[PDB]
Context: bound to proteins that are not shown
RNA sequence: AACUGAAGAGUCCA
RNA sequence: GGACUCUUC
Numbered sequence: 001a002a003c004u005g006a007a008g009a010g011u012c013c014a
Numbered sequence: 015g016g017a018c019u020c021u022u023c
Stems, first nucleotide, its partner, number of pairs: 005023009
Other pairs, nucleotide, nucleotide, family: none
């Protein structure tokens, strides 16, 4: 010294 | 409630 805005679901954690 | 992972746009 790089990878956002949302939607659905699931798992884990305290 | 936070984190993570899949699919979608």